[PDB]
C1' cells in the first nucleotide's frame, strides 16, 4: 500500500405509522484497534 470481517455507548420502549389494534426490532455514535494473508 491493497483485499476481507467486527467495534464503541447508553437507555426511553423507544424509532417508524397511525384513527385504530396492534405490526417490526433497539435507541445514540464513531473511529480507533485487533485478527487473518502478500
Nucleotide at each position: 500500500g491493497g483485499g476481507u470481517g467486527a467495534c464503541u455507548c447508553c437507555a426511553g420502549a423507544g424509532g417508524u405509522c397511525g384513527a385504530g389494534a396492534g405490526a417490526c426490532c433497539g435507541g445514540a455514535g464513531a473511529u480507533a484497534u485487533c485478527a487473518c494473508c502478500c
The PDB entry is titled "The solution structure of a substrate of archaeal pre-tRNA splicing endonucleases". Shown are 38 nucleotides from a PDB entry: RNA (ABISS7). Method: solution NMR. The entry became public in 2005.